Annotation:
An RNA structure (25S rRNA, nucleotides 1443 to 2360) from Saccharomyces cerevisiae, in which 780 nucleotides are resolved. Entry title: Hypomethylated yeast 80S bound with cycloheximide, P-site tRNA, and A-site tRNA, messenger RNA, PRE. The reconstruction used 445,683 particles. NCBI's taxonomy places the organism under Eukaryota, Ascomycota, Saccharomycetales, Saccharomycetaceae, Saccharomyces. An Rfam search finds the family "Eukaryotic large subunit ribosomal RNA" in it. Gene Ontology terms of the family: ribosome and structural constituent of ribosome. Released in 2024, the model rests on electron microscopy data to a resolution of 2.2 angstroms.

Context: one part of a larger RNA, bound to proteins that are not shown
C1' cells in the first nucleotide's frame, strides 16, 4: 500500500424544549421538563498510591471512542497557617551494631552474651565549678505501628481554592518560674464519721510493694445517645371544582466547669426452716440471708454556667452610597421486642483462656527537715511566661490508584432516611449526586438478550443440557432406614384480599 | 374488691364483599425409589480439571531421658524443635463411627547392644636387605555368619483319582513353597473372554439393579466388609414440569443494515 471509507464506536433504563454565549453548539451554560443512582449509593469522608490532577483568569493547535465555545487539556497565576489532628515517644513479630567468635575475604553469628561496659540525690565558697563523700539496679545500644498503646480543643463565622491549623469567643495539657489568699504548726506535719468513707488542702528520701496502660468470642436482659415515628402551639411553603383543624418544612444547644445523678461491691443494726430473696437464663444467704438504714466508682443522665450575645426560622422598612437596618418567635409533651452504636451485669464456650513496653499514680518505710507580727510545706484556690520540627491542596476511582489508555477488571475502611416487607432481599421515594457512555434514520436475513405457544410430554440427545415446573406464611400430614443426634421443609394437602366488627395478652394512680 | 387514667402491636374468631380473587409486581426448595465413591465441615491445579484428589478427627507404628532425636550452617564461644521433657517433639502409615484386621521373615530392608571364628585400610610390629623395598603375623568399624521384626517393603500354588443313574467330589494321593488367598466381597471406577449367565426393570436395554463366581488380574491399616448424616462428585429408574423434540410458529430491545463524524487488523 491493498484490504478499506471495510471491521469497529451496540453493557452499565434516557432523553427533550427553549434562550444564552459563538464562525459554528445532539454534546457548554441558565431554565424547564423527563428520569436514574435509592443510605453495603452514582451521597459525605479517609488508608495506600499519584503529585498540583484543587482554583481562578486566558485558551482550543495536539489530547477526550463523534463533537466541543467544554475539560483531569494547553498558557499564566493563586492556593495547603496546629502546644491540644498526626509524626515525633513506646514496645510486637521481628531489624541490628558493641564484646567476642568464625571466616583468604567479601562479611557471618550473636543481642547480653566467657567484657574492668553507668548515672542518681546531698553536702556546693553560687567571680565557677568543682573537692574527698556513703549506695544504686546490673536493667546492656539502637531500630520496628501515620489502624496497637498514647499528654492536652471545642462551638460558631470566615476563602475562588485553607481550616478541629485563620478570625472570634470559650477551655484544656505539659515545661519553668514565683507571690498573694488560704490551710496547718507553741498536742508541730489537719480533722470529721462506730465503719463503708469524706474534704479546699492536710510533710515525707532511699528501698520495695501494688494499681492503670492492658486486651478473645458469641448470647439474651438492662440503661444511654444518634436517629425514626408521633401530639400540641408559634412561623414560612404547596394543594383547594369538591375534600383535606390537611401535605411539606423551622423550632439548635459544643469542648470545657460546678452541683446532682448508678448498677455493681462495701458497711452498720439483726439473727433467718413454715427456708427466704430473686434473674429472661437458678444463683445466693450463720463464711450472716430477706428486712430498715449508710458508703462509693460517676459510664450515663437533669439543671446551671459556657449561651443567645451564636445558630435557625420569619416579618417590615432601604439597597451595590463600607451594603444593611428594625423586630418577634426560636416553646411544651409522647411512644418503643424500632434502627446504629456505647455501656453495664451476667451468661456459654476452648486439649484455644484471648500482646508488650513507654508512661501515670499510690501505697509501705521513715532519711531529712519543721515551730509564733510571714517559723516550714502546700498533690487547695488565683496569678506571670513559653511550647520547636515535618504533613495539611485534592481525587480516591465506570477519568486523579495498578492494569501499555479517559480499560465492564483489581484495590482498605466509617456514617445510612421513609414505605413494602423476617430483613443492609428485591421494588419506589427523600436529602445528595448524576443525567456521563458517537449519533439520525428504518425495522430483512443471521445472531445476541428477553419471552409465548394448541395436542402429545423426553418420542430430542452421549447424557432433560437448556428451559419449565416447586416456592412465603399459617394449619394439618410426614416413610424406610439410623451413629437416637437426625432424616424432614421429607412425602403430601388445605387457607391467604378487601372491609367493618368482636375477644384475650398490659403499665400507672387511686386506695386502707 | 374494683374503679379511673394512659399505650402497644401480636394471636384468634365473626359478619359482608368481589368475573373464587388473594405470598396478586417483587421475593421465593422440584420431589421420590436406588447403585458406585468419599465419613463428615474444610482444601488445591490464578489462566481449560474442584473430584472419588489434598486435609480431617480416629487408629497404628518408628525414634529419642538432653553427654538425646530429628534438623540447619563454610565455619563458629553457630542455630530451629526449646518460654520444650514422653499426657512431649520429632518421622511415617492409615483415613468418622460399626465390625474386623487371617497366613508368610525363603527375598529386600531394618534390627540386635548376639559373637567366634572368615574378609581385613594407615598407623603400628617382626624378618631378610646396603638401602629403596619386599614378605609375613597382628590386624577397628563395617560385611560375613546367628537371632528378631510385616499397621516393614511386599508375597499368599499345581495335578490325578473318588459317592449305586449322569453330573459334581465331602474324600484320597502326590509334586513343589516362605506361606499356599483366611473372613469378606464381586463382570466393581477392579472379569479379558463379555452385550457371562439367570431374574427384574422396558413394547423393545451392549445401560440400571439383585443374584451366581476355577475372580485375564478382588481381598483385609498397600486397610477388608458396611455404614445414618453430608457432596455444584459418577450413575438408573419414577412422578411433576416443560418448545429437548414431533413442528415450528410469532412478539420486543440492541445489532446487522442506509447515513454524518471517526476509523484499525489479520492476511497479501
Nucleotide at each position: 500500500g491493498g484490504u478499506a471509507g471495510u471491521a469497529g464506536c451496540a453493557a452499565a433504563u434516557a432523553u427533550u424544549c427553549a434562550a444564552a454565549u459563538g464562525a459554528g453548539a445532539a454534546c457548554u451554560u441558565u431554565g424547564a421538563a423527563g428520569a436514574c443512582u435509592g443510605a453495603a449509593g452514582u451521597g459525605g469522608g479517609g488508608a495506600a498510591a499519584g503529585g498540583u490532577u484543587c482554583c481562578a483568569c486566558g485558551u482550543c493547535a495536539a489530547c477526550a471512542g463523534c463533537a466541543g465555545u467544554u475539560g483531569g487539556a494547553c498558557g499564566u497565576g493563586g492556593g495547603u497557617u496546629a502546644g491540644u489532628c498526626g509524626a515525633u515517644c513506646c514496645u510486637a513479630a521481628g531489624a541490628g551494631a558493641u564484646g567476642g567468635g568464625g571466616a583468604a575475604g567479601c562479611u557471618c553469628c550473636g543481642u547480653u552474651u566467657c567484657a574492668a561496659a553507668g548515672g542518681c540525690c546531698u553536702g556546693a565558697u553560687u567571680u565557677u565549678a568543682u573537692g574527698c563523700a556513703g549506695g544504686c539496679c546490673a536493667c546492656c545500644a539502637u531500630c520496628g505501628a501515620a489502624a496497637g498503646g498514647g499528654a492536652a480543643u471545642c462551638c460558631g463565622g470566615u476563602u475562588a481554592a485553607g481550616a478541629u491549623u485563620c478570625c472570634g469567643g470559650a477551655a484544656c495539657c505539659u515545661g519553668g518560674a514565683u507571690a498573694u489568699g488560704g490551710a496547718u504548726u507553741c498536742u508541730u506535719c489537719a480533722c470529721g464519721g462506730u465503719a463503708a468513707c469524706g474534704u479546699a488542702a492536710c510533710u515525707g528520701a532511699a528501698u520495695g510493694u501494688g494499681g492503670a496502660g492492658a486486651c478473645g468470642u458469641c448470647g439474651g436482659c438492662g440503661c444511654g445517645a444518634g436517629c425514626c415515628c408521633u401530639g400540641g402551639g408559634a412561623g414560612g411553603a404547596g394543594u383547594u371544582a369538591u375534600c383535606u383543624u390537611u401535605u411539606c418544612u423551622u423550632c439548635u444547644u459544643a469542648a470545657c466547669a460546678g452541683c446532682u445523678u448508678a448498677u455493681c461491691a462495701c458497711c452498720c443494726c439483726g439473727g433467718a426452716a413454715u427456708u427466704g430473696g430473686u434473674u429472661u437464663a437458678u444463683c445466693c444467704g450463720g463464711a450472716g440471708a430477706u428486712g430498715g438504714g449508710g458508703u462509693c466508682u460517676u459510664a450515663u443522665g437533669g439543671c446551671u454556667g459556657g449561651a443567645a450575645g451564636a445558630g435557625g426560622c420569619c416579618a417590615g422598612c432601604a439597597c451595590c452610597u463600607u451594603u444593611g437596618c428594625u423586630g418577634g418567635c426560636u416553646c411544651c409533651g409522647g411512644u418503643g421486642c424500632g434502627c446504629u452504636u456505647g455501656u453495664g451485669a451476667c451468661g456459654g464456650c476452648c486439649c484455644g483462656u484471648g500482646a508488650a513496653a513507654a508512661u501515670c499514680c499510690a501505697c509501705a518505710g521513715g532519711a531529712a527537715g519543721g515551730a509564733a507580727u510571714a517559723g516550714u510545706u502546700u498533690u487547695c484556690a488565683u496569678g506571670c511566661c513559653a511550647g520547636g520540627u515535618c504533613g495539611u491542596a485534592c481525587u480516591g476511582a465506570u477519568a486523579a490508584c495498578c492494569g501499555c489508555a479517559g480499560c465492564a477488571g483489581g484495590u482498605c475502611u466509617c456514617c445510612a432516611a421513609g414505605g413494602u416487607g423476617a430483613a443492609c432481599a428485591g421494588c419506589c421515594u427523600c436529602u445528595a449526586g448524576u443525567u456521563g457512555a458517537u449519533a439520525g434514520a428504518a425495522u430483512a436475513a443471521u445472531g445476541u438478550a428477553g419471552a409465548u405457544a394448541a395436542g402429545g410430554g423426553a418420542a430430542g440427545u452421549c447424557g432433560g443440557c437448556a428451559a419449565a415446573a416447586u416456592a412465603g406464611a399459617u394449619c394439618c400430614g410426614u416413610a424406610a432406614c439410623u451413629u437416637c443426634g437426625g432424616g424432614a421443609u421429607a412425602a403430601g394437602g388445605a387457607u391467604u384480599g378487601g372491609c367493618u366488627c368482636u375477644a384475650a395478652g398490659g403499665g400507672u394512680c387511686g386506695g386502707g | 374488691a374494683c374503679g379511673a387514667u394512659c399505650a402497644a402491636c401480636u394471636u384468634a374468631g365473626a359478619a359482608c364483599u368481589g368475573g373464587u380473587a388473594c405470598g396478586g409486581a417483587c421475593a421465593a426448595g422440584g420431589g421420590g425409589a436406588a447403585u458406585c465413591u468419599g465419613a463428615c465441615u474444610g482444601u488445591c491445579u490464578a489462566a481449560u480439571u474442584a473430584a472419588a484428589a489434598c486435609a480431617u478427627a480416629g487408629c497404628a507404628u518408628u525414634g529419642c531421658g538432653a553427654u538425646g532425636g530429628u534438623c540447619a550452617g563454610a565455619a563458629a564461644g553457630u542455630g530451629a524443635u526449646g518460654u520444650u521433657g514422653a499426657c512431649g517433639c520429632a518421622a511415617u502409615g492409615u483415613g468418622a463411627u460399626u465390625u474386623c484386621u487371617g497366613c508368610c521373615c525363603a527375598g529386600u530392608g531394618c534390627u540386635c547392644u548376639g559373637a567366634a571364628u572368615g574378609u581385613c585400610a594407615a598407623a603400628g610390629u617382626g624378618a631378610a636387605g646396603a638401602a629403596a623395598u619386599u614378605c609375613a603375623a597382628c590386624c577397628a568399624a563395617g560385611c560375613g555368619c546367628g537371632g528378631g521384626u510385616a499397621a516393614a517393603c511386599g508375597g499368599c500354588g499345581g495335578g490325578a483319582g473318588u459317592a449305586a443313574c449322569u453330573a459334581u467330589g465331602a474324600c484320597u494321593c502326590u509334586c513343589u513353597u516362605a506361606a499356599g488367598g483366611u473372613a469378606g466381597c464381586c463382570a466393581a471406577a477392579u472379569g479379558c473372554c463379555u452385550c457371562g449367565u439367570c431374574a427384574u426393570c422396558u413394547a423393545a436395554u451392549u445401560a440400571g439393579u439383585g443374584a451366581c463366581g476355577c475372580g485375564c488380574a478382588u481381598g483385609a491399616a498397600u486397610g477388608g466388609a458396611u455404614u445414618a448424616a453430608c457432596g455444584a462428585g459418577a450413575u438408573u429408574c419414577c412422578c411433576a414440569c416443560u418448545g429437548u423434540c414431533c413442528c415450528u410458529a410469532u412478539c420486543u430491545a440492541c445489532u446487522a443494515u442506509c447515513u454524518a463524524g471517526c476509523g484499525a487488523a489479520a492476511c497479501c